[PDB]
Context: one part of a larger RNA, bound to proteins that are not shown
RNA sequence: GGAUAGUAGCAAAUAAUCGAAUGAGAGCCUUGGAGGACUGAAGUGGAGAAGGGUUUCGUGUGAACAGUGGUUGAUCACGAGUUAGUCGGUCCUAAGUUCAAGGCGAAAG
RNA sequence: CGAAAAUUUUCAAGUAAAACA
RNA sequence: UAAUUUUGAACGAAAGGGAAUACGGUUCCAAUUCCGUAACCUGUUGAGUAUCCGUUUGUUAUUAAAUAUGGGCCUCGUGCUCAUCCUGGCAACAGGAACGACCAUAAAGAAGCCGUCGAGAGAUAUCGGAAGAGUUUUCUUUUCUGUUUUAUAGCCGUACUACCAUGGAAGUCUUUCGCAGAGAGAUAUGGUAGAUGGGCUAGAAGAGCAUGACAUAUACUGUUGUGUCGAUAUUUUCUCCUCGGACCUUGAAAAUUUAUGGUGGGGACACGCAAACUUCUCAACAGGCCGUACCAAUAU
RNA sequence: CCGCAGCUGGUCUCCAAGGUGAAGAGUCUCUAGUCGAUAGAAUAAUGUAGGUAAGGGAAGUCGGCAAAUUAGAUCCGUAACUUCGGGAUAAGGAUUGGCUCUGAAGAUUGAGAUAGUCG
RNA sequence: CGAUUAUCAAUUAACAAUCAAUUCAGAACUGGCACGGACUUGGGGAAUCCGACUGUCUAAUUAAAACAAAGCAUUGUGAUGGCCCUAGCGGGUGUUGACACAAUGUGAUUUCUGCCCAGUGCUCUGAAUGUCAAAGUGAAGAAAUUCAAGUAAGCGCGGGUCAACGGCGGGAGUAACUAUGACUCUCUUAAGGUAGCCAAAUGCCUCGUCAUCUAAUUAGUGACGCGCAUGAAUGGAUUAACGAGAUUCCUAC
RNA sequence: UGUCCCUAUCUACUAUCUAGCGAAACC
Repeated sequence: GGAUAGUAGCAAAUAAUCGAAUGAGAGCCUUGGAGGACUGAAGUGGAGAAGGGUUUCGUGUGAACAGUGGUUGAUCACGAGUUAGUCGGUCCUAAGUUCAAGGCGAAAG
Repeated sequence: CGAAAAUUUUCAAGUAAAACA
Repeated sequence: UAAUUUUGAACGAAAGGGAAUACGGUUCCAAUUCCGUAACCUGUUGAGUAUCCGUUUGUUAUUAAAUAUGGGCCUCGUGCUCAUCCUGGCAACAGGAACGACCAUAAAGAAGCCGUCGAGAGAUAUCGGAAGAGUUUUCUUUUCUGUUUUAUAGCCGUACUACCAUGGAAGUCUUUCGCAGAGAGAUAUGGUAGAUGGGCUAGAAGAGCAUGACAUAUACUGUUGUGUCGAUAUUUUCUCCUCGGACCUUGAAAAUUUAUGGUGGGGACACGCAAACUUCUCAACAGGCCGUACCAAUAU
Repeated sequence: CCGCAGCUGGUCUCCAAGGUGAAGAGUCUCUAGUCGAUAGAAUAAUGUAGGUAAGGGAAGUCGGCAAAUUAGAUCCGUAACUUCGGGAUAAGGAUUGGCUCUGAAGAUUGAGAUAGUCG
Repeated sequence: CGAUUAUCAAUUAACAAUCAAUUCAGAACUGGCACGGACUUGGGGAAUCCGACUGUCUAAUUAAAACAAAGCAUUGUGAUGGCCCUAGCGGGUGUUGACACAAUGUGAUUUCUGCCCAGUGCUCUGAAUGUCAAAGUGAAGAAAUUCAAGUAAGCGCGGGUCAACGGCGGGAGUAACUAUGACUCUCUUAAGGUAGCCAAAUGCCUCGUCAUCUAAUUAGUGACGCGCAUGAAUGGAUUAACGAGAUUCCUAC
Repeated sequence: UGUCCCUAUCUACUAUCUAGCGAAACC
């Protein structure tokens, strides 16, 4: 290369719809108001362990990535952010590591 | 070194405690 | 230096052991860590705090400093002499402290599992006050939200279990849901211990908070008014207490702490001056290192 | 976070509302949380998933596979066999909504006669 | 009437008040007579075979009847020990001590566990002339060397053991009908398979033969037993309860 | 009791058609 340059396919987790603001462009997540629904306290909730390692949070934003899009983003760019006498470590010893060579081994051990 | 050593003078952890360790 | 110790030495738990803090606020991002306010623990240091006698300095004496004096003598004693390592309660034990420096003993640390009467918390829940929202086809004194009090302390405090005193129990009585007890002292009457349990009151500035009125072009806003009763319920959940149960299963160690016992040693005059690693109260000062954002998963 | 990934898998704990109910069940909801799973049109065949079906009722099939039936609760009642413990919820039956009533189950106070005073 | 001052016979069951709980028993009335109105939520019975039961395993094809298990039994060992590890030193059981540690088999209960020690193992306090190592010993030789006695444990001989591995027979003749053979002969062997069960998840022939279950059954069940090729802790025959185990049938659907 | 006689029909999501995106096996 053909297949197929657009075919298999992008069908679990009930579901979104209006109007507005954006914006070159909006079904998203872009936002905000109405909104109808789901999880249903043994949650799709709020926090911690291990792990992660800056993903955190603001301001921006083009390509790439986000198997649709994308004005948004755990992305990209740049600035930030973790405050302890009382929370933890640190302190104690558990199983165990066994660890003065008296020993052993050609040595390593 | 598949060492719950098992023996290694004080193989000690030691005390403002006197002489003649 | 002496009866003594056989093992040296160290690691090993951000779920076991272990000194102590909680609330109201605050950021675009951190909070038991900052600010606010009220506490605490560890350490070192400082200052007050059983502690002055009979008698008589005050005071005629009674008394009074003095936590207590007495005692003979003597002329009363002025003289002599004697002495404080605190006291209460019959008892359980009690109070502001009241020879740890060792050896020794006991205890706490030091605990599984399952069930469990009862206490309180938290929640949820009716019925009442209040204050503001909801709804008005029609009807509904409605249907709803809100009313809160952290640590730390002070005091009352009683249930529960076990001890103490008086007492002596058959005609056996006490008592549990449960069979647990009693001449090895029952029931009774009074008391002691523990309080984990709450109620008061400090915290508590109408703390602050929350609500709801206002009022202020408005900023950091000024302000009113509330915050109040009862009750029912479950290991829908923790915590405290009680008694049990199973077992050829019988359910950690050390750090650290505390008490008491001991010989010797120190403190130890009473006309006091005091002291008190004081195991009381108060005050200063200090507390280093390291972690702390965020996700914890239908996207870290 | 790990599974080469924004992978339906995996990965230790803590808090825990109302309703009905035996219940941290199942359905519904409150507080917080989401509508993110590429979207529109249309509803052919075969499918994956779910229903119902006359009459017959296992004839189907290797075989009742798959499906269907029964199920909570109160009262009756219960066989063979047995290691005496069970079997056993054996089997086999009856009852149940709504509305308005009646009865039973407890707790704290006891109730408190009687005589007279003061007013 | 206000205010104020107390004993007890009895009272006394929702005594009289006040307050609280939600369960249980009835009774009328009532409607597709649809009422656990969703949800949640055993079909049931008669057997056979296996494993007793709870438990457990082949992550990613097998969850079972396999392992385990309690129970039973045999084995070794009194510590200078038994089983084990270690190159060596040293260890583990063992912080132990026969009601203990270690090695196996069987697999609850009940009821039983026949016979065989010839083979193979295993053990022996084994009365040990037959094998027979090195070392030491004697002899011959100039020596190397060669020879001879002696010769440990094993093996050989011998005893014990099978809840150690395993094994557990033939032919002939016979009972007044055939049939069958209680009996008899006899040959072998270590012992000839006993109690028992069975066409078994175990039987070839076989779809065995008989009864049952059916309208019809190579299936099931129950018996029978010359069982190719059953059988007693290689455990036999049973066995209530229990099973996401194998199989048959009847209801329900 | 749709296992069957003996199939039928309703639902949901696919497949289908569209916009965007877009592989593999194999040759």